[PDB]
C1' cells in the first nucleotide's frame, strides 16, 4: 500500500446470515436466608437500549456507510 477478525449492564455473555416478547443469564455488587453437616443453580434487587456518528425501512443490537478503540495477516519499498 491492501485483507480479516472483535466492542451487548463492573467482569463473562444468549441473541446476531433467517431485523418485529429493544434485551435475557452467569459472577461480582446491595440486601436478606441457611448451616458451628466443606457446601459444584439460597434467595431477591438494583444495573444494559445494545461501542460512536449516520442512512434504510413499519421497524434494528439484529442489513447498509463510516468513525474510537482493541488486535491480525498478506505484498511492496528499502
Nucleotide at each position: 500500500g491492501g485483507g480479516c477478525c472483535c466492542g451487548u449492564a463492573g467482569c463473562u455473555u444468549a441473541g446476531c446470515c433467517a431485523g418485529g416478547u429493544c434485551a435475557g443469564a452467569g459472577c461480582g455488587c446491595c440486601c436478606g436466608g441457611c448451616u458451628c453437616a466443606u457446601a459444584a443453580c439460597c434467595g431477591g434487587g438494583c444495573g444494559g437500549u445494545c461501542g460512536a456518528g449516520g442512512g434504510u425501512u413499519c421497524g434494528a443490537a439484529u442489513c447498509c456507510c463510516u468513525c474510537c478503540g482493541g488486535g491480525c495477516c498478506c505484498a511492496c519499498c528499502a
Molecule: tRNA
Organism: Archaeoglobus fulgidus